Released in 2023, the model rests on cryo-electron microscopy data to a resolution of 2.6 A. Shown are 1835 nucleotides from a PDB entry: RNA (SSU rRNA) from Trypanosoma brucei brucei. It holds a match to the Rfam family "Eukaryotic small subunit ribosomal RNA". Its Rfam clan is "SSU clan". Its family is annotated with ribosome and structural constituent of ribosome in the Gene Ontology. On this family, see Yusupov et al., Science 2001: "Crystal structure of the ribosome at 5.5 A resolution". The reconstruction used 552,813 particles. Entry title: CRYO-EM STRUCTURE OF TRYPANOSOMA BRUCEI PROCYCLIC FORM 80S RIBOSOME : TB11CS6H1 snoRNA mutant. Primary citation: Rajan et al., Nat Commun (2023), "A single pseudouridine on rRNA regulates ribosome structure and function in the mammalian parasite Trypanosoma brucei".
[PDB]
Context: bound to proteins that are not shown
C1' cells in the first nucleotide's frame, strides 16, 4: 500500500497447485515478566447433576392497638 | 395520661428486574403500516339532582 | 303523629386445652376492631316528556 | 284532544332488544 | 284550485 | 258586539323561556349522541354511616 | 354540645396516556442421490350460528370444489432475529451465544386458581427420570438469579462489602422520645482475552585505542 | 582530525522500593500530591542484572570453533546428515521485535485459484453427436428539440464586387527554331 | 529562342 | 484583359434582451 | 376588447 | 389538472376587485 | 347610523 | 324589532 | 361588478422503473464540528488574572430493499389496436309532438 | 323541480330532454362522379 | 359500328 | 380514396419444367469371387523368407462356351458436388422434397438462443422371419520361437446382406457451440444472373 | 472474338 | 432435333467448398490463427447457452430412471500424492532415410592364435607370508 | 576396446613395501631429577641371544 | 658389552619424566599439483560487430562440385578474425662447394710365387666370357 | 685385328 | 723387402640446389572455376617415403610405489621409524591372455664358399 | 670410492 | 705404489669343452676392424628315405669351471646318458597386414656382479592379392522421430507371492433419537345430582 | 322453615404417562468374496516410447497366466501437406 516470493527441465517459456507472508474484543497451550490507566471472563462439551446461605416487600400529621410490652 | 410501638387484619406490589439460547424458515425479526375488530389497574383532565331512611309515637 | 345518619352481625391477633417423630402440619372453646363484610338515608333540592280519568271549567 | 286545571302511573348513569333522527346539494 | 290551520283590514 | 276580506310581512313551539341547538365527527361509519316502547333482581352504581389539621 | 375553613381516602360513568393482544406490504443460509403438496378427522371459499375482549375455518351443522408449486412448493441439514464486529483501492468474504431492542424457557412434558394483566416455577395438581429425612405411620426437593462443588472436556474468577450513586416497589421526603427492603445495582479480590501510556540510565574527565583525514 | 570503540573517575537527576498534616471512600484500596512549611528515607561491578525465536534459499543475520558420521536429529516447502555438515548437539558473534515472543486449530487478505466489476475451454482441466422446442433471457427504424430583430463583440466558409501592385499567365509586335 | 504591347 | 492578395458584402456559429396566434390559418 | 385555434 | 351546475351548517359580520 |  | 340582555342586526 | 374560497353533481378524466430536492427515521457503535481530561485510548464537558456571579456548549451526518408528496420525459416496460371491427360536422331560428 | 302566506291532495305556469319537421349561415383529410339511362344523327 | 347533345328518374 | 416505411431481419409466391454420388420405390445392366455342366489335355497345383497342413490318374491346376446364387458398382474420382449430423457413386421409369439465383410480386416484427420435452444417429451387439457368394471374432490344423496361447499359411461358426422391432455409444474431430457487425491482397474452382 | 450446328 | 441451341474467350455480380511458396495489420506460452479468426480485449461490456476448477481413487461405490440383455444417463467419499501436464531448444539414441570414410572394418588373399610341450603375466586354491596397482 | 612380457616389475642377500625374531634413536628444542665427589660412553674375562 | 656377574674405559656429547618435533613404499587418486592414457586418427573448435527469436538458442560454420582435410571454387544476413589441417622439424633416396698422416684410389720403380710346339681333357665329368 | 700373362707386399 | 709420383668417382658433412600436377591426351555442375585419370620428363610423379608435433571440451580413467610435490588423518622408543639374521614374492587339482619350440624331404646331420648395418667400451 |  | 671397462696375439697342449696365465691396443672414423652374422650357396659324384624315424627335445641321473660376502627351492656355461613325453598341421571362435611391405633370419643396446623365450633399434632374403565397396564392426556430416538427459547397459507395464492400511458387498445380529396412530388412562375445567354443616318460622 | 353450603355421583372436554405397531434418521457386529493405495524390489515376461522390431489410438464384441491378442467401422494426435493438365 491497487506489491508478491521458493518447488516440475540438461537449460527455456507456460498452465497449475503445494509452501511461504500479514491480521483476528479468536480460542487454547509453552517460555518469560518492574510501573500505571481501561477492561472480557463455565456460550462452544453436558438446557448435565447439585451441600449450605441470600435473592420482594411496604406506615405517614392523615384503615384498625386494653401486648399481663417499654419510657415519664 | 402522654409518647414509642412487638403481633395480626385490611390496601397495593411480587406478571418488573436478573440468567440462558434448548426449540424455531409464510415462525421469529427488521423497515413500513393498521385495530371503523378489541381489552386496559396505578397515572392526567373531568362528571354526578334515581333511592321514603332514623329516633318518638 | 310531630322530628331527621350516634346502623348490624361476625372474625383475626390473644389465652385455655391440645394432637402429631418430624413437616411452610393441624384441631376445639372463650374475647374484641374496620377504609373487611352487610344494610340503608326522607330532607331542602331543579329542567324536560309520554299514558290514562268516561274526574272539573270555558266555547263549538 | 276545543283549550285550561285537577288526580293517578312512568320518566337518573350503564346494559339488552326493536322503531325514528344521525342531509346538502 | 279546494279543506284545515297563521295574518291583515275594516 | 257580531260579521265579512284576501295575502304586506311572518325561523318555530297554544302562556310561566316572544333564539333554553333547524347544524357531532370522520377520508369513510350499523360509530358519537337525542326521543319512544318493553325490560335489568345480582352477575353493576356512596354522601366510605371515615382519617387527620386548625378556628372558634 | 354547636358551627366554619383546610389537607386527605373510596364506589360508579366517560376519554387521553403507559400498555396488551391480533392482522400482517417487502426482505433474510445449504440441498433435486427431496417433484408434486393439501380433503375420512379442515384442506381453499360461502351461509345462518357458537366461543372470545374482539375479527377469523378458532369451532358445530349444511353447501361448493377449490388453494399452493421449476419465479423451487413438500421434505431434509446447519442455526435464536436485528442494531452491529473482523478484513478492506473498489466490488466483496466472513462472524454475530454475549451488555441495547424483540422472542422463548425454567430437569422432562400437560392442566389451572387469583389477579386489570400469568396458562406464572423462589404459585398449585398429577404422571415420567434421578433424589433427602423417618420412630416405617409419613413428609419433602427443582441454581439456564448470586457466590460455591462434582462431572465433562484443549478450555474459563471470591462460598467478599454496601445501599453512597442509578432505579423499582410501597401506607414511604429528611429530622428527632423514632435509621424501609433490594446478590437489580455499585465497590474491591483473581485475571498478559484484548487495548492506551510508558522505566532498565544522562553528561562529561584521564590513558589505551579502531578505522578515516 | 573530526562521531567512535575501554580505563579511572566525578556529578548531578529520577522513579521501582517506604511513610503521612493527609487526601479519596458509604468503609477500605488504587491513583493524584509531598520528603519541610521551625521541623520528614533512599542504585554505581545502577546483583534494581530482558526475554523469545533465528543466522543455505524464500527472509535480516557467520564461507568462525569443537562433537556425531544416512546414526542421533533438523526440515511448514526446496532440502541437510555416508569423516572438512554454511542446515543436527554445543561455545562465541550477529539479526528481528521487545514486556513481550514462539506453537496448534479455525477464519479474512494475499487469490483475476469462483471472476457482476473480472477467469478459462484447438493442443495444458473443460463445446453437448445433430436438429426441433417450452418456461426464461435478449430483441430493427419512425411522429420532435423553432423564427425574427436585437446591438456590437466575435466568428469560418463562400459570396460578390474593390484596387489590382509584384510575378506568372492570356491575347498581341519583332521574330526565331524548324 | 526570345524581344516589345494591351 | 485573365489568376493572386489588400480591403470591403451573404449566410453560419459563439457572447444576447425582447417579441412571436412560438407552422399555416382566422382575428386585430 | 371579445371570439377562434390550440392547451388546460 | 380542468370545464359547466348547484350548497348561506360555504369565505371567526356571505372574502377580494371595478 | 337614521331606520326594523 | 321592542311582553325582549332585541344590549341585535344596522 | 370579474377573480379567487368551500363543498357536492355531471363532461372530461394514464399507470410504472430511472433521476433532483424535500418529507419519516432510540441509543450504543461508525465518520466526523468544538474544548491540551499533563498526552492517548476516553468523556461531553468546561473557561474567568476573581467572588454571593458571567459566557455557556453538547453541531451536523448515514440507512439493502420496500414505503410516501411533489420536477422533467431522454433510455426503458405495462396496457390497447390488427384498421371496412370505422363511418356520425358546427351554429342559428321557427314549429309539430 | 319551482313558486303560487302555511300543511295535505285535485290542480299548472312554462321550461328542460325525445322525436319529426323545416328557415340563416359558416366548415369539411379528399371533385359528387359513375352507373341505371332512350331516342335520331 | 362509334359519337356528343335534351329531359332526365334511379342508386 | 386518406393509409408512416417496407430493415443489405423472418415467412410465403412466380420462373428457368434451373442445380446436385440428397431421400423413397420399381425394372434392368456390368465384369469379378465361389460352385456346377459340356468338351480338350496329362502330372502336378496351391502357399512361403523357406516349408507344411491342403487338392490331385476316381483327371486337380490350365483353356473355351454356358448355368445358378449372393454381394459390390473399378479406371473416370478431385484439397470436386449434395445432406442437420450419421452419410451419399451403373442406367432407365417414377414420388414427394431442399438450397442458390432473378423479381418495381405479397405480408408487415411474425425474430435470436435455450432448462423440461421430442425426433434422427457409423460400426459392433440383441429379438423374430428370410438369405448365405465373399471375407471372417470363437474354434481346428501347419509353421516360427527358449516358450508363442500371437504376428505368417490352410480353413472355419456367429456375423457381414434384406424386412420389422430394439440399443443410443465413436479420435460421433475442425479435438474449435449458435446468431450479428468490421476487417489487406493475388491467382483458381462449383451453381445462378447481367453486358 | 472462336468452334459444332437435321 | 429434351435446339431461337451447346461449349469457349473478355469484364462485372450474389451464393458455396479453399489456396498463396510473391498474402496484411493484429494476436498468441509457443506450435500457429488471420473475411465461419484463435484479430477488432488490463484501451477489459453486441445477444443467448453448455462445461472446468492440482494428479489419482473414478466415471468407481450407494440410491434412482431407461433397456430383453449387453449396457446407458445422473454421480460421491474415506484414503493417497508434489507434482502430473503443454509448446518449443540443445544433446544422446533409432532393427528410419541421404552422402561419404577406415586392413585397430569387410571383399581378394597371406601368415598366424584357439589343439601339444615349455617361458612369463593374471585368477583360484593353499600358506606364517605367498606384499601390492590395473579387469 | 582403454587390465593380463604392463608398473621400464628378467626379485638369491639388498631392492621390499609381506612373515618369524633381534638392535639403535638418527625424540632437534623447551621445561624439570642423576651428575668430575663421576652425569655419561666404549670394552677385558665368564655367562650370552642364530650371533 | 645386545644383556647379565665382574672390573675396567671416557668424561658434560649425555641418562629418567614431560610436551614437541622428526621419519613412514602408512590410508584417502572420490581432497590436490605435475605427468600420462582414452574419447579421436578423424576434421574439428571459439569470440567481436551485425541479422532472427519473449527466451533457451540460432546465423556466420548450410546446400552444389572437389579434396585425406571446415582443402578449395561458387552461392549466400553476414562481415571481419583467431586456433586445428597445411606449413615448420628430423631421417631416407639424386646431386654442388669444402675435405684427408683417423677415408680411399691410380702409374711406374724393387722384392716374392706359377708358367704349355704337339701330347695328355677326373673313376662317369657337362653348359655358360676373354683369343 | 691386338703393344707386353696374371696375383701378393703385415 | 717398400720406396717414390699423381689424384678425389666411391666414404666422411656444414650450408645449398632438386618436385611445381611441370608437359601432352581425355574427362569433368549449361558454360567457366576448383580439379581428376593415363602417359612423358625424370633419382624420385603425387601430402615424394617414414616419423615427430597436434586444437576446444571432457573421464570422479591411472599414479599419494619417482622426488626435500602435497592437504586432512593414522604409528611415533618394549614403533607402521631405522638396521641385522632367516624365509616369501617362484608355492599346485586347476582356468585365461601373450610369447618360444615343433609336428619333417621346399627336410635333418657333416663339411667347403662368399658375405651387414645400428652400436658399445675404464673414476666423478 | 677403494688397491 | 698400479689398476677397475672393452678387446686382440700367443701359451696353456707329448692332447676335450669350459679356463687359468703371460704380452699388447683403445678415451674410440686410428683398438676390436679387410667388423669372415644367420637365412643362403655348393657337379659335396657326402650320410638318411616316409617311420613318432638320424623328425621334437620335455622330463630326469652323474662329473666339472666361473659370478657372487652367500648358488639348497637346481644363478649360469659346458660333457656323457635318459628320448617308450605329447605332438602327424589343430572345433566353435579369432589377430595383424598393401612394397624392399607380410613372412623368414640373425646382430647390437637396455635391464646386468652372473642370467633374454622380453622390449628398443638394425640390417639380410623377399612374395601372393586388391587399387574396391558400405554387406558386418565403427567414425564424420545432414534430414527426420523420441515418453531418453548419470542419456537404450535408458525409461517403463501387468499378473503372482510377502507385509501394512482405507473402503465396498454379505446369510445373520443388534442399539439409540424424532414423528404418527390405536388402546389403557393420572389430574383438572364445565355441567348435573347431592346435600352433611351453617344459617333459619 | 328458608339462604349459603363441603364429601360424593354421572357426563362432556383438555390431556400427562405407559404398552403395542408403523415410519424416518444416525451410529454398529459379521464367516466369506472383492477393490484401491503404500513398502521391499521377490518371481514371470516385455505391452508402450525409434517404423519400439506386427504404426499407434477410439467405440464395440469374443478369447487368454500377465502385460494383452483378434474381427468390424473410424481418426492422425503418422512413418505421406506432393506426381493421367
Nucleotide at each position: 500500500g491497487a506489491u508478491c516470493u521458493g518447488g516440475u527441465u540438461g537449460a527455456u517459456u507456460c498452465u497449475g497447485c503445494c509452501a511461504g507472508u500479514a491480521g483476528u474484543c479468536a480460542u487454547a497451550u509453552g517460555c518469560u515478566u518492574g510501573u500505571u490507566u481501561c477492561a472480557a471472563g463455565g456460550a462452544c462439551u453436558u438446557a448435565g447433576c447439585c451441600a449450605u446461605g441470600c435473592a420482594u416487600g411496604c406506615c405517614u400529621c392523615a384503615g384498625a392497638a386494653u401486648c399481663a410490652c417499654u419510657g415519664c | 395520661g402522654c409518647a414509642g410501638g412487638a403481633a395480626u387484619c385490611u390496601g397495593c406490589g411480587c406478571a418488573u428486574g436478573g440468567c440462558u439460547c434448548a426449540u424455531u424458515a409464510c415462525a421469529u425479526c427488521a423497515g413500513a403500516c393498521g385495530u371503523a375488530a378489541u381489552c386496559u389497574g396505578c397515572c392526567g383532565c373531568c362528571a354526578a339532582a334515581a333511592u321514603u331512611u332514623u329516633g318518638c309515637g | 303523629c310531630a322530628u331527621u345518619a350516634c346502623u348490624g352481625g361476625a372474625u383475626a391477633a390473644c389465652u385455655u386445652g391440645g394432637c402429631g417423630a418430624a413437616a411452610c402440619g393441624c384441631c376445639a372453646a372463650g374475647c374484641u376492631a374496620a377504609u373487611a363484610c352487610a344494610u340503608g338515608a326522607a330532607c331542602c333540592a331543579a329542567u324536560c316528556g309520554g299514558a290514562c280519568g268516561c274526574u272539573c271549567u270555558c266555547u263549538u | 284532544u276545543g283549550g285550561g286545571a285537577c288526580g293517578u302511573c312512568c320518566a337518573g348513569c350503564g346494559a339488552a332488544u326493536g322503531a325514528a333522527u344521525g342531509a346538502a346539494a | 284550485c279546494c279543506a284545515a290551520c297563521g295574518c291583515c283590514u275594516c | 258586539c257580531g260579521g265579512a276580506g284576501g295575502c304586506a310581512g311572518u325561523a318555530a313551539c297554544a302562556c310561566u323561556c316572544a333564539g333554553a341547538c333547524g347544524u357531532g365527527u370522520u377520508g369513510a361509519c350499523u360509530c358519537a349522541a337525542u326521543u319512544c316502547a318493553u325490560u335489568c333482581c345480582g352477575u353493576g352504581c356512596g354522601a366510605a354511616a371515615g382519617c387527620c389539621g386548625a378556628g372558634c | 354540645u354547636g358551627c366554619u375553613c383546610g389537607g386527605c381516602g373510596u364506589c360508579u360513568a366517560c376519554u387521553g396516556a403507559c400498555g396488551a393482544a391480533c392482522a400482517a406490504c417487502u426482505g433474510c443460509c445449504c440441498u433435486a442421490u427431496c417433484a408434486g403438496c393439501c380433503a375420512g378427522u379442515g384442506a381453499u371459499g360461502g351461509c345462518c350460528g357458537u366461543g372470545u375482549a374482539g375479527u377469523g375455518g378458532a369451532c358445530u351443522g349444511c353447501c361448493a370444489u377449490g388453494g399452493c408449486g421449476u419465479u423451487g412448493a413438500c421434505g431434509g441439514g446447519a442455526g435464536c432475529g436485528g442494531g452491529g464486529g473482523a478484513u478492506u483501492a473498489g466490488g466483496g468474504u466472513u462472524c454475530g451465544a454475549u451488555u441495547c431492542c424483540g422472542g422463548a424457557g425454567a430437569g422432562g412434558g400437560a392442566g389451572c386458581c387469583u389477579g386489570a394483566g400469568a396458562a406464572a416455577u423462589a404459585g398449585c395438581u398429577a404422571c415420567c427420570a434421578c433424589u433427602u429425612c423417618u420412630a416405617c405411620g409419613g413428609a419433602g426437593g427443582g441454581c439456564a438469579g448470586c457466590a460455591g462443588g462434582c462431572g465433562c472436556g484443549c478450555a474459563a474468577a471470591u462460598u467478599g462489602c454496601c445501599c453512597a450513586a442509578u432505579g423499582u416497589c410501597g401506607a414511604a421526603a429528611a429530622a428527632a422520645u423514632a435509621c424501609g427492603a433490594u446478590g437489580a445495582g455499585g465497590c474491591a479480590g483473581c485475571g498478559a482475552a484484548a487495548a492506551g501510556a510508558a522505566a532498565u540510565a544522562g553528561a562529561g574527565c584521564c590513558g589505551a585505542c579502531c578505522g578515516u583525514g | 582530525u573530526g562521531g567512535u570503540u575501554g580505563u579511572u573517575u566525578u556529578c548531578a537527576a529520577u522513579g521501582g522500593g517506604g511513610g503521612a498534616u493527609a487526601c479519596u471512600c458509604a468503609a477500605a484500596c488504587c491513583c493524584a500530591u509531598u520528603c519541610a512549611a521551625u521541623a520528614u528515607c533512599g542504585a554505581g561491578u545502577a546483583a534494581c542484572a530482558a526475554u523469545u525465536g533465528g543466522a543455505g534459499g524464500a527472509c535480516a543475520a557467520g564461507u568462525c570453533u569443537g562433537g556425531u558420521g544416512c546414526c542421533a536429529g533438523c526440515a511448514c516447502c526446496c532440502g541437510c546428515g555416508g569423516u572438512a555438515a554454511u542446515u543436527c548437539c554445543a561455545g562465541c558473534u550477529c539479526c528481528a521485535a521487545a514486556a513481550g515472543c514462539g506453537u496448534a486449530u479455525a477464519u479474512u487478505a494475499a487469490u483475476g485459484c469462483u471472476g457482476u466489476u473480472g477467469c478459462u475451454g484447438u493442443u495444458a482441466a473443460a463445446g453437448g453427436g445433430u436438429u426441433c422446442g417450452u418456461a426464461g433471457u435478449u430483441g430493427a427504424a419512425c411522429u420532435g428539440u423553432g423564427g425574427g430583430c436585437c446591438a456590437c463583440g466575435u466568428a469560418g466558409u463562400g459570396u460578390g464586387g474593390u484596387g489590382c501592385c509584384g510575378u506568372a499567365c492570356c491575347a498581341g509586335u519583332c521574330c526565331c527554331g524548324u | 529562342a526570345c524581344c516589345u504591347c494591351g | 484583359a485573365c489568376g493572386u492578395g489588400u480591403u470591403u458584402u451573404g449566410a453560419c456559429c459563439c457572447a444576447c434582451g425582447c417579441c412571436c396566434u412560438c407552422g399555416u390559418g382566422g382575428c386585430c | 376588447c371579445a371570439g377562434a385555434u390550440a392547451c388546460a | 389538472g380542468a370545464a359547466a351546475c348547484a350548497c348561506g351548517g360555504g369565505a371567526g359580520c356571505a372574502g377580494u376587485u371595478c | 347610523g337614521c331606520a326594523u | 324589532g321592542u311582553c325582549a340582555u332585541g344590549c341585535a342586526u344596522g | 361588478g370579474g377573480c379567487g374560497u368551500c363543498c357536492g353533481u355531471g363532461a372530461a378524466u394514464u399507470u410504472u422503473a430511472c433521476u433532483g430536492u424535500g418529507a419519516c427515521c432510540a441509543a450504543a457503535a461508525a465518520g466526523a464540528u468544538g474544548c491540551g481530561a499533563c498526552c492517548a485510548a476516553a468523556g461531553c464537558a468546561g473557561u474567568u488574572u476573581g467572588c454571593c456571579g458571567a459566557c455557556u456548549u453538547g453541531a451536523a451526518u448515514u440507512a439493502c430493499a420496500a414505503a410516501g408528496c411533489a420536477u422533467g420525459g431522454g433510455a426503458u416496460a405495462a396496457c390497447g389496436a390488427a384498421g371496412c371491427a370505422u363511418c356520425a360536422g358546427c351554429c342559428c331560428u321557427g314549429g309539430g309532438g | 323541480u319551482u313558486a303560487u302566506g302555511u300543511u295535505g291532495g285535485u290542480u299548472u305556469u312554462a321550461g328542460a330532454a325525445g322525436u319529426c319537421c323545416u328557415u340563416g349561415g359558416g366548415a369539411g383529410a379528399u371533385u359528387a362522379u359513375g352507373g341505371g339511362g332512350c331516342c335520331g344523327c | 359500328c362509334g359519337c356528343g347533345c335534351g329531359g332526365c328518374u334511379u342508386c | 380514396g386518406a393509409a408512416u416505411g417496407a430493415a443489405g431481419g423472418a415467412g410465403g409466391g412466380u420462373a428457368g419444367u434451373u442445380c446436385g454420388g440428397g431421400g423413397g420405390a420399381g425394372a434392368a445392366c456390368g465384369u469379378a469371387c465361389u460352385g456346377g455342366u459340356g468338351c480338350g489335355u496329362c502330372a502336378g497345383a496351391g502357399g512361403u523368407g523357406a516349408a507344411a497342413u491342403u487338392c490331385u490318374u476316381a483327371g486337380a491346376c490350365c483353356g473355351c462356351a454356358c448355368c445358378a446364387a449372393g454381394a459390390c458398382g473399378a479406371a473416370c474420382u478431385a484439397c470436386a458436388g449434395c445432406g442437420a449430423a450419421g452419410g451419399c457413386a451403373u442406367u432407365c421409369u417414377u414420388c414427394a422434397a431442399g438450397g442458390a439465383u432473378a423479381c418495381c410480386u405479397u405480408c408487415c416484427u411474425c425474430a435470436a438462443u435455450c432448462a423440461a420435452g421430442a425426433a434422427c444417429c457409423a460400426a459392433a451387439g440383441u429379438g423374430u422371419g428370410g438369405g448365405g457368394a465373399u471375407c471372417a471374432a470363437a474354434g481346428a490344423u501347419g509353421a516360427u520361437u527358449a516358450g508363442a496361447g500371437a504376428c505368417c499359411a490352410u480353413u472355419g461358426u456367429a456375423g457381414u446382406c434384406c424386412a420389422c422391432a430394439c440399443u443410443g455409444c465413436a479420435a460421433a474431430c475442425c479435438a474449435u457451440g449458435a446468431c450479428a457487425c468490421c476487417c489487406a491482397u493475388g491467382a483458381a474452382u462449383u451453381g445462378g444472373g447481367g453486358a | 472474338g472462336u468452334g459444332c450446328c437435321u | 432435333c429434351u435446339c431461337a441451341g451447346c461449349a469457349c474467350g473478355u469484364u462485372u455480380c450474389u451464393u458455396a467448398c479453399u489456396u498463396c511458396u510473391u498474402c496484411a495489420c493484429g494476436c498468441g506460452a509457443a506450435a500457429g490463427c488471420u473475411u465461419g479468426g484463435a484479430g477488432g480485449u488490463u484501451a477489459c461490456a453486441g445477444u443467448c447457452u453448455c462445461a472446468g476448477g492440482g494428479g489419482g481413487g473414478a466415471g468407481u461405490a450407494c440410491g434412482u430412471u431407461c433397456g430383453c440383455a449387453a449396457g446407458a444417463g445422473u454421480g460421491a467419499a474415506a484414503c493417497u500424492u508434489a507434482a502430473a501436464g503443454a509448446a518449443a531448444u540443445u544433446g544422446a539414441c533409432g532393427g528410419a532415410a541421404u552422402g561419404g570414410c577406415a586392413c585397430c572394418a569387410c571383399a581378394a588373399g597371406a601368415c598366424g592364435u584357439g589343439g601339444a610341450g615349455c617361458g612369463u603375466g593374471c585368477g583360484g586354491u593353499u600358506u606364517a607370508a605367498u606384499u601390492u596397482g590395473a579387469c | 576396446c582403454a587390465a593380463c612380457a604392463c608398473g621400464g616389475g628378467g626379485a638369491a642377500c639388498u631392492u621390499u613395501a609381506c612373515c618369524a625374531g633381534a638392535u639403535c634413536c638418527g625424540g632437534a628444542c623447551a621445561g624439570g631429577g642423576u651428575g668430575a665427589g663421576g652425569a655419561u660412553u666404549g670394552a677385558c674375562a665368564g655367562a650370552u641371544g642364530g650371533a | 658389552g645386545u644383556u647379565c656377574u665382574u672390573u675396567c674405559u671416557c668424561g658434560a656429547u649425555c641418562c629418567c619424566c614431560u610436551g614437541a618435533a622428526u621419519g613412514g613404499u602408512g590410508g584417502u587418486g572420490c581432497a590436490u599439483g605435475g605427468c600420462c592414457g582414452c574419447u579421436u586418427u578423424u576434421g574439428g573448435u571459439c569470440g567481436g560487430u551485425g541479422g532472427a527469436g519473449u527466451g533457451a538458442u540460432u546465423u556466420g560454420u548450410u546446400u552444389g562440385g572437389u579434396u585425406g582435410a571446415u582443402u578449395c571454387c561458387g552461392u549466400c544476413a553476414a562481415c571481419g578474425g583467431a586456433c586445428g589441417a597445411g606449413a615448420u622439424c628430423c631421417a631416407a633416396g639424386c646431386u654442388g662447394c669444402c675435405c684427408a698422416g683417423u677415408a680411399g684410389g691410380u702409374g711406374c720403380c724393387g722384392g716374392g710365387a706359377u708358367u704349355g710346339u704337339c701330347c695328355a681333357c677326373a673313376c662317369a665329368g657337362g653348359a655358360c666370357a676373354g683369343c | 685385328a691386338u703393344c707386353c700373362u696374371u696375383c701378393u707386399u703385415u | 723387402a717398400g720406396g717414390c709420383c699423381c689424384c678425389u668417382u666411391c666414404u666422411c658433412u656444414g650450408c645449398g640446389g632438386g618436385a611445381u600436377u611441370c608437359c601432352u591426351u581425355g574427362c569433368u555442375u549449361u558454360u567457366c572455376g576448383c580439379g581428376c585419370a593415363a602417359g612423358g620428363u625424370g633419382a624420385g610423379a603425387u601430402u615424394u617415403u617414414g616419423g615427430g608435433c597436434a586444437a576446444c571440451a571432457g573421464c570422479a580413467g591411472g599414479u599419494c610405489u619417482g622426488u626435500g610435490a602435497u592437504g586432512c588423518u593414522c604409528c611415533u622408543c618394549a614403533a607402521u621409524g631405522u638396521u641385522c639374521u632367516g624365509g616369501g614374492c617362484g608355492a599346485c587339482a586347476c582356468g585365461c591372455g601373450c610369447a618360444c619350440u615343433a609336428c619333417a624331404a621346399u627336410g635333418u646331420c657333416a663339411g667347403u664358399g662368399a658375405g651387414a648395418a645400428c652400436a658399445a667400451g675404464a673414476g666423478u | 670410492c677403494g688397491a | 705404489c698400479g689398476c677397475u671397462c672393452c678387446c686382440g696375439c700367443u701359451u696353456g697342449a707329448u692332447c676335450a669343452a669350459a679356463a687359468g696365465a703371460g704380452c699388447g691396443g683403445g678415451g674410440a672414423a686410428a683398438c676390436c676392424a679387410c667388423g669372415g652374422a644367420a637365412u643362403c650357396a655348393c657337379g659335396u659324384a657326402g650320410a638318411c628315405c616316409c617311420a613318432c624315424u638320424u623328425g621334437g627335445g620335455a622330463c630326469c641321473g652323474a662329473g666339472u669351471a666361473u659370478u657372487g660376502c652367500a648358488a639348497u627351492u637346481a644363478u649360469u656355461g659346458g660333457u656323457c646318458g635318459c628320448g617308450c613325453a605329447a605332438c602327424g598341421a589343430g572345433g566353435a571362435a579369432u589377430g595383424u597386414c598393401u612394397c624392399g611391405u607380410a613372412g623368414g633370419c640373425g646382430c647390437a643396446g637396455c635391464u646386468c656382479a652372473u642370467c633374454a623365450a622380453a622390449c628398443u633399434g638394425u640390417g639380410c632374403c623377399g612374395a601372393u592379392u586388391a587399387c574396391g565397396u558400405c554387406c558386418c564392426u565403427g567414425c564424420c556430416a545432414u534430414u527426420u522421430g523420441u515418453a531418453c538427459a548419470c542419456a537404450c547397459c535408458g525409461c517403463c507395464c501387468g499378473u503372482c507371492g510377502u507385509u501394512g492400511u482405507u473402503u465396498c458387498c454379505g446369510a445373520u445380529g443388534a442399539u439409540g433419537g424424532u414423528g404418527c396412530a390405536a388402546u389403557a388412562c393420572a389430574g383438572g375445567u364445565g355441567a348435573u345430582c347431592g346435600g352433611a354443616c351453617c344459617g333459619u318460622c | 322453615a328458608c339462604c349459603g353450603a363441603a364429601a360424593g355421583u354421572u357426563c362432556a372436554c383438555c390431556g400427562a404417562u405407559a404398552u403395542u405397531g408403523c415410519u424416518u434418521c444416525a451410529a454398529u457386529a459379521g464367516a466369506g468374496g472383492a477393490a484401491g493405495c503404500a513398502a521391499a524390489a521377490g518371481u514371470c515376461g516385455u505391452a508402450a516410447c525409434a517404423a519400439g522390431g506386427u504404426a499407434g489410438c477410439u467405440g464395440u464384441a469374443g478369447g487368454u497366466g500377465a502385460a494383452c491378442c483378434u474381427g468390424c467401422a473410424g481418426c492422425u494426435g503418422g512413418a505421406u501437406c506432393a506426381u493421367u493438365u
Ions in the entry include magnesium, potassium and sodium.